[PDB]
RNA sequence: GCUGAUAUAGCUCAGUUGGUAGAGCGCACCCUUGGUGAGGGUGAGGUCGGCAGUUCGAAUCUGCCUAUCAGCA
Numbered sequence: 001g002c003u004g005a006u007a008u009a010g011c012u013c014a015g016u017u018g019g020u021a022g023a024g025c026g027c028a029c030c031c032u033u034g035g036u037g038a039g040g041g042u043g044a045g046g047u048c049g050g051c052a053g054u055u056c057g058a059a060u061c062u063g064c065c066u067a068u069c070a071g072c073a
Stems, first nucleotide, its partner, number of pairs: 002071003007066001010025001012023001028042004050064001
Other pairs, nucleotide, nucleotide, family: 001071tWW009010cHS009023tHH018057cWS022046tWH027043tWW033034tHS049065cWS051063cWW051064cWW054058tWH
């Protein structure tokens, strides 16, 4: 080069049951410190691996493709 499988916060990794995406360890600005731990205080963010097509409505139905893994290509 052909297919199969794994790709979901920094990292571990929860779920469906087509449509307002979870938890905790962590983590960012404080009060404190010369920093930090801890305590008392504030929450802030998901390009669902990636480019794109259907669709009222894309992490779930399609097509392509990339790193990696497995096959008397």
Shown are 73 nucleotides from a PDB entry: RNA (deacylated A/R-tRNA) from Escherichia coli K-12. The structure was determined by cryo-electron microscopy at 3.7 A resolution and released in 2016. Primary citation: Arenz et al., Nucleic Acids Res. (2016), "The stringent factor RelA adopts an open conformation on the ribosome to stimulate ppGpp synthesis". It comes from the structure "Cryo-EM structure of stringent response factor RelA bound to ErmCL-stalled ribosome complex". Keywords: Stringent Response, RelA, Ribosome, Cryo-EM. Rfam match: tRNA. Gene Ontology term of the family: triplet codon-amino acid adaptor activity. Among the 52 different proteins in the entry, which are not shown, are 50S ribosomal protein L11, 50S ribosomal protein L17 and 50S ribosomal protein L32. Lineage of the source: Bacteria > Pseudomonadota > Gammaproteobacteria > Enterobacterales > Escherichia coli.